[PDB]
The RNA has 22 modelled nucleotides. Yoshizawa et al. published it in Nat.Struct.Mol.Biol. in 2005: "Structural basis for mRNA recognition by elongation factor SelB". Sample source: selenocystein incorporated sequence of RNA. The first 3 and last 3 residues are cloning artifacts. Protein in the same entry: Selenocysteine-specific elongation factor. The entry is indexed under winged-helix, TRANSLATION-RNA COMPLEX.
RNA sequence: GGCGUUGCCGGUC
RNA sequence: GGCAACGCC
Numbered sequence: 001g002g003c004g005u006u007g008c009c010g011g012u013c
Numbered sequence: 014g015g016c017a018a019c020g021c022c
Base pairs, nucleotide, nucleotide: 001022002021003020004019006017007016008015009014010013
């Protein structure tokens, strides 16, 4: 770098 | 969407 999961953020994708 | 874990390639 890519992909994914989770959390927080901003209405939110 | 942004930031950060962690998993993997």